Context: one part of a larger RNA
Molecule: Genomic RNA, nucleotides 662 to 1592
Organism: Escherichia virus Qbeta
RNA sequence: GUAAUCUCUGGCUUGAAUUUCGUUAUGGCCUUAUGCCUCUCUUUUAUGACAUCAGAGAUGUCAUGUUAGACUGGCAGAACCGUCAUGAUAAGAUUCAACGCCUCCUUCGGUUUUCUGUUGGUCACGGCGAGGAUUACGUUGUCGAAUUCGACAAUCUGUACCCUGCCGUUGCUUACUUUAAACUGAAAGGGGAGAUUACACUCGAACGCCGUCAUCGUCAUGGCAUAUCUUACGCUAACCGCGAAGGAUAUGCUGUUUUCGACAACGGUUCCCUUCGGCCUGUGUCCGAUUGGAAGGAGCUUGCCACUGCAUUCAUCAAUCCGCAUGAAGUUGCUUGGGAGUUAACUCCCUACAGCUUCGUUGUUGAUUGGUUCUUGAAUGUUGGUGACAUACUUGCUCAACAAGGUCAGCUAUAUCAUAAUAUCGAUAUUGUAGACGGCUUUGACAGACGUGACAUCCGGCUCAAAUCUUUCACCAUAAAAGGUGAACGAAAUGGGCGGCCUGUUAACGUUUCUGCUAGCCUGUCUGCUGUCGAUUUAUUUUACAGCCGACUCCAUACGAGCAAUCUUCCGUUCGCUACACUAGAUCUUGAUACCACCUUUAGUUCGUUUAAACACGUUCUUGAUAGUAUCUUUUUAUUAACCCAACGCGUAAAGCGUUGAAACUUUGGGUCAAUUUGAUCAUGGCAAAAUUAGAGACUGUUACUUUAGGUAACAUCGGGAAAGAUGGAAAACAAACUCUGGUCCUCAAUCCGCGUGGGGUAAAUCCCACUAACGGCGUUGCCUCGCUUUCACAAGCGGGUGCAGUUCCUGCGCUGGAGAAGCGUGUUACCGUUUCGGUAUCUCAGCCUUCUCGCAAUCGUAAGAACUACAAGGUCCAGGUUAAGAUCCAGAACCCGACCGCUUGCACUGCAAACGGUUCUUGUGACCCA
Numbered sequence: 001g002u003a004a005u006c007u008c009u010g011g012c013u014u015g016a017a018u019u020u021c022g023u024u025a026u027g028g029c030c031u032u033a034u035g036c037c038u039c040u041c042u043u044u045u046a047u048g049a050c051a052u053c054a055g056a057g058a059u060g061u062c063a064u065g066u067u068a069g070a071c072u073g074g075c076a077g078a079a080c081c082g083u084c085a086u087g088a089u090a091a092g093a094u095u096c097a098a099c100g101c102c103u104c105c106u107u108c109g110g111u112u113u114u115c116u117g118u119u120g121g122u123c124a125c126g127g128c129g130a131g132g133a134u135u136a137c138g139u140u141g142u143c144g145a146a147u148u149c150g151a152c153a154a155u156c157u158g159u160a161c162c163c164u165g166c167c168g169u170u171g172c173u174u175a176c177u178u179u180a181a182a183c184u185g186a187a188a189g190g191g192g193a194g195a196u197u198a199c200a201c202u203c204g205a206a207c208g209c210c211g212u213c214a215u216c217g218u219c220a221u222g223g224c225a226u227a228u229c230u231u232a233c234g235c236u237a238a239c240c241g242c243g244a245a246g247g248a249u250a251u252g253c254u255g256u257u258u259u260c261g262a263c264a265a266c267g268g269u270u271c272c273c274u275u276c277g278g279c280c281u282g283u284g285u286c287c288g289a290u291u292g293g294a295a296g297g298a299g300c301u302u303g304c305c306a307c308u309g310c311a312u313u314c315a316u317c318a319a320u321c322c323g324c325a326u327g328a329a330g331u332u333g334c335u336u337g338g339g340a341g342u343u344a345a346c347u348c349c350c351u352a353c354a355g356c357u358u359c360g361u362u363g364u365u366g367a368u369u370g371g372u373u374c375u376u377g378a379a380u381g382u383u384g385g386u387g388a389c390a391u392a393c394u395u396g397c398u399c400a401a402c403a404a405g406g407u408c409a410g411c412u413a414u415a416u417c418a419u420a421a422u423a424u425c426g427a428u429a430u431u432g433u434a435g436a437c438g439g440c441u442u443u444g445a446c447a448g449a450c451g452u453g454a455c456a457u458c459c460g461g462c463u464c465a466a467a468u469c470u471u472u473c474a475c476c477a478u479a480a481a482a483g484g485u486g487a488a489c490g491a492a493a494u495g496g497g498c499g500g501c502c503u504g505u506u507a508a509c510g511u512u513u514c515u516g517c518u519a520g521c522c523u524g525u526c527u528g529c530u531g532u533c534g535a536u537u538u539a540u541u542u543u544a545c546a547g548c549c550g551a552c553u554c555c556a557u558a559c560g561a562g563c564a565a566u567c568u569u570c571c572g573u574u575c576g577c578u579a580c581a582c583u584a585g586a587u588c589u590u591g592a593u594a595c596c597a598c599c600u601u602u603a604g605u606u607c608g609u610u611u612a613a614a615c616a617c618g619u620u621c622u623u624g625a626u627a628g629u630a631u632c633u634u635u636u637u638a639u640u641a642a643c644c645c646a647a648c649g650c651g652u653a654a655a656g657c658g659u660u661g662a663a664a665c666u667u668u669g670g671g672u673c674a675a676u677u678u679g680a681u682c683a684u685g686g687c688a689a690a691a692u693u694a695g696a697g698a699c700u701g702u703u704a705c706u707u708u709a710g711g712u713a714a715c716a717u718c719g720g721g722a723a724a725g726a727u728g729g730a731a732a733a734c735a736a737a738c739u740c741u742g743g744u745c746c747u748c749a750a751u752c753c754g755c756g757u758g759g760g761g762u763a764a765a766u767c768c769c770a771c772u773a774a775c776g777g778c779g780u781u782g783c784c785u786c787g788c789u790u791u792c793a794c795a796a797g798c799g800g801g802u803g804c805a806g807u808u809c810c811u812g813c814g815c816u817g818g819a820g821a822a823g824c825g826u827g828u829u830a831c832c833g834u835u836u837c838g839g840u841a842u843c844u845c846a847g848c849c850u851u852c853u854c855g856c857a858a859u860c861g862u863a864a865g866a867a868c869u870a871c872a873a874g875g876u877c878c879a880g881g882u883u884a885a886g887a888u889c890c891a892g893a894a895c896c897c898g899a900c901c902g903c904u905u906g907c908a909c910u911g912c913a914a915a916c917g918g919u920u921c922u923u924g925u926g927a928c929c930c931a
Stems, first nucleotide, its partner, number of pairs: 001199008010102003013098008022089008032079001035075003040070003045065009104190004108185005117176001125168004130164003135160001137158001139154002143150002204575001209268004215262003221255011233243003269295004275289004280284001298568002301388005309382007318369004323364003327359005335352001337350005396563004405554001406552003410548003414544002418540004423536004429530001432529006438522004444517001446516003450510003454505002458500003462497001464495002469490001472487005591632001593630003597626001599624001603622002607618002645661006668931006675692003696922003700716007717899005727891004737883001740880004746874002748782003752777003756771005784801006802872002805869005811863004817856001819853005826846002831839003900918003904914003
C1' cells in the first nucleotide's frame, strides 16, 4: 500500500408526522342588571258606602282612583366574568430520512505551529579558582592584682558578605501576509467515522509497452593548452620596450548532455513455435519449465519538442526630443528692516524675499527612434525530428447551419460636429457712480478728567464736655506727710469751634491745563455699481472611425446529424483444464440367524368390541422390506434351561374368579409400613391427620403361674465338645526357697530430760555458773576404713573411701527377630551349540541360595560402666507378698467344629464353593408408591 469481514453516522436546510399557546371571529350554556306583565303585602293620597265616638267633627272596615315601596311567578335581549371546539396568523415542542456542505481530504475566511517578505520590549534564580575590600570571626607576640578576669601589637591566608572574572536552569509577548501541514466554518468536489484476518491479497491475455545502460549522433553544457583582435592606462610621469587595466572569437582534448536515433547486455510482462512433466476429460480444453522470435502494426489520425534560421520587437550600445535643481539680473503684485524731506497723511527709495524670462555652464533624468546593424537574451509565424492506428472501424446516401466573408436591423468609447447654456476667471474700464481707509486743523449750542467752594470724618496747637499719662493749687483728718475731690495746662485722643479737606456729600462755580467728539480740507490707497471681449465648463445632436450585437442562405478545410451492416490488413480473438463420491478385489452398507425399532398387515391369526349372524374399530401375532451390534464359510456368540406365568380355593365342560410368588420400572427428592385409637364427604365409596403400640415392639414357639378352654411373666440359627487363657469366690493355704516389710522383746553408745553435786550473793529465796550418769524416762541411730575436734587412752561427731540387695541411665559382642538393597539357576512357549554347561525369549509365576546394610531387643551370657535407693548397731521371733508348675472346685467364659437353608460372588444352566446370618415382620435393616 490494498482485499475481505463487522460496527456506527450528528448537524445547516428540506420532506414526512403529532401537538400548543398568544391573538382574532363563530355559535351553545351561565352571570348580573333591564323595563314590562302578572299575584300578594305595607303604606300614601281623595271619594262612596257601611259602622262608630258623636257639638257643627272625628273615628274604624270594604270598594273605588291611587301614591311610594317590597316582594310572589313570567317575558325576550346581550350590557359582561368564563366555558367547548372551530376558520385564521404566529412561533415552541416532539419522532424519522437525506439530495448538497460541516464531521473524512482538496479550495476559500481565519487560527495554530512549519518554508518566506515584513517589522519589537521586556524578566526571575545561585555557586566559585584567582585578587581588592566596608561589616564581624581566626592566627601570632605580649603585659597586670592568685584569678574562672582586663588591656595592647601584625599579614585580610580563610570564611557570612561588598567588588573584578567565569558557569548553569527558566517566565510573558509566542507578532500580519505567501508553499501548504491539523482544526475550522458559508459554499464546492471526492465520496463518511471506528476495529480485526490477510498479502505468496477482491479471474485476462486483443498480437499493443518499457527501464538500466557500454559506444556514438542534432543541440547545448564546463575546465584545460594555445592563437588572434580590441579598448585602454602607466614605469624611462606616452604609442612601440615592461606591466597589468577590460571584452571578443577559433583550434583540439576532456566530464556532461534534453524533444529526437543506432549498435550492445541485462530486466518486468503478453503472443507464439518447439521440446518436455502432470489432475482431469469424449475431444482435448489444458496447467507448468524451456530450447527460441516479437513486443516502433498500416487504410480512416493524433499529442510534443525544437537543432536551423528567416522579418520584426524589446534590453545595453548608437542617436533624437524632454523634466528637475544652480548665482545673478529683469519683470512685477507683497513683505520685511530701515534712513532723507514731510507735524502728520505721504515722496526718495536700498538689503532679499515671490509668479514668469534671460544668462554661465554643472549634475540630473524621462519620451521616442533600431531609419543603418560583427553579437549576446527573449517573444511573435516559420521550418525540421518525434509518442501512438486510435478517429464513425471502411463505406455511400439522406437532412441542413455555420468560422471568415455577404445581407437588413440595433448598442457604445474617442476627436468635432447642431442645439443651446448654469457658472466662474482674465480682465482693463471709459461717460456715469457709491462706499471705505489715512492725515490735518484745532477752531466749538460740545462735553469729561480736575479742583474751588459749605458740612459729616481725620490731622494741626488752641480752647469746652471725664479722666487719665505728668504737674501745681482750695477743701476733707492732720501742726504736717500719703491720698481724694474740682481747675489747669505740660501729648493726643471722641464730640461743639477754626485751616486742610485723603475722601464723601452739597447751594453754586469754573480759573489754568489736559482728554474724547462734530466738522471741512487734504500728498495719498483700496474697493463698490455697471460696460467690454475672451477662456473654461456643461446637457442634448451630428460626422469619422473604433468596439459591442439580433437575425438571414451560402464556405474548399473545421464543428453538425440519421439510414443496415459495417470492413480492409501477416488475414483474428478464445480459453482460462474437473471429482454426487467421480478412478477396474472401488466408490455403493447385507444376499442370512439373535438383541430391538422399522413403513406397515388389503389378509387372516387370539382377544375385546357392534354383532341375528354380522362387522367398523382396536390388541396379537404370522405376514410384504429396512436400519444400529454380533452374526451366517471363523472371529465373539448359545452349547445340554432360574424365563409358555404358578399353586392353591370358586362354579364352572374346557375359560376365568379371590390369595400368594421370577414381572413390579437412572438420580435425587418426598409418602407408605406390624397391630390399635383417632378425622374428614355423608357419595356406600374413596380417602387419610395426629397419636398408641408401656424401656426396640407385633409374630412363632418353649418354661413356669393362674391353668376351664384360655390369661400373665420370662425364654430364642440348632447343637458338639474337651484341652486350655483370664476371670470373682472358696480351696487343696495348689511348688522350694526367698530379698524385703510392719510389730516383738535385750545389749552398749549417744539426745535431752528428770535425778545429784561445788560456788556467787541474797536473812531462805528468784537467779547464774560448771560437772554429772548412779539411777529412771523419750524416741533416733550406730559395719569397716584414712584424716580432724574432745580425750589426745578409754569412743561419739566430722569429711572421704564403706559394703550390701534393689533401682534408673546406659554400650557392643557370642546367636536371634525384624527392615531394605544386589547377583544368580530351575519349568512352562521356545531358539541355539555345548559336560544337563549354559546364552535369546517366558522372566507373570514359583523366583534358588548368598552377600551388604541405619538403629533396636536380649530370650542364654558377656564384658562391663555412671547415678539413685533400701539395708548393715549383735543377730533373731509373728505375720506378710514375692517368683517358675498344676483345672482343685463353683461360673460364665474361651475355642474350634457339625448341619438345613436366606443373601453376595465364582464356577457356561444343571451342578458346584468361598463370608455373612436365620423364629417372622416392623424399628432406619428393606421394600413399595409418586415427582